Shown are 77 nucleotides from a PDB entry: RNA (A-site tRNA) from Escherichia coli. Keywords: ribosome, RNA helicase. The depositors describe the entry as "Structure of the HrpA-bound E. coli disome, Class I". The work is reported in "The RNA helicase HrpA rescues collided ribosomes in E. coli" (Campbell et al., Mol.Cell, 2025). The structure was determined by electron microscopy at 3.1 angstrom resolution and released in 2025.

C1' cells in the first nucleotide's frame, strides 16, 4: 500500500426472521450471617452500542464512509 473483523455496564463479553431501559459473569453500594471480618446469599444499575444516510408502529442492530485496534494479502526470473 489493499482486503476483512471488532468497538456494547467500571472490566471481559452475547444480543440480525423489529416488542414495551440491552443482557450474562466479574466488580461497586446496601442488607442478613459474625465477637469482628474474609467468604456466602439474594437486592439495587449505570449504558446511543465512538458519528449521522436510508427506513418504518422503530433503527445500536438492516446496511454508508471516517476514528482506533486486530488479522491476511503483495511482487521478479
Nucleotide at each position: 500500500g489493499g482486503c476483512u473483523a471488532c468497538g456494547u455496564a467500571g472490566c471481559u463479553c452475547a444480543g440480525u426472521u423489529g416488542g414495551u431501559u440491552a443482557g450474562a459473569g466479574c466488580a461497586c453500594a446496601u442488607c442478613a450471617c459474625u465477637c469482628a471480618u474474609a467468604a456466602u446469599g439474594a437486592u439495587g444499575g449505570g449504558g446511543u452500542c465512538a458519528c449521522a444516510g436510508g427506513u418504518u408502529c422503530g433503527a445500536a442492530u438492516c446496511c454508508c464512509g471516517u476514528c482506533g485496534u486486530a488479522g491476511c494479502c503483495a511482487c521478479c526470473a
Among the 55 different proteins in the entry, which are not shown, are Small ribosomal subunit protein bS18, Small ribosomal subunit protein bS21 and Large ribosomal subunit protein uL14. The reconstruction used 17,182 particles. An Rfam search finds the family "tRNA" in it. It is annotated as a transfer RNA. The family has 954 seed sequences and 5,335,975 matches in Rfam 15.1.